[PDB]
Context: bound to proteins that are not shown
DNA sequence: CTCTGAATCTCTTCCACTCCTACCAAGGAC
DNA sequence: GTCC
DNA sequence: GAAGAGATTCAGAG
C1' cells in the first nucleotide's frame, strides 16, 4: 500500500 | 399421548458522504 | 538453495 | 442492546 479502530463534518 | 400452544436457543441487523491520523502481519533449521 |  | 423472526423443543392436555 491494503485490513483496522480513533476522533470529527453535513 | 397426539398436538395446538408456549418455553428455550439461534441468527440477522441496526444511514450515507467526506476529512484525515495511527496499529497491523509467514527464519533459522534443513 | 530451500522447507515447515 | 434490542427488536424481531425463526427453528426447536418441551411441557400441558385430552
Nucleotide at each position: 500500500u491494503g485490513g483496522u479502530a480513533g476522533g470529527a463534518g453535513u
An RNA structure from Escherichia coli, together with DNA, in which 58 nucleotides are resolved. The entry is indexed under RNA polymerase, riboswitch, fluoride, TRANSFERASE-DNA-RNA complex. The entry also models magnesium ions. It was solved by cryo-EM to 3.7 angstrom.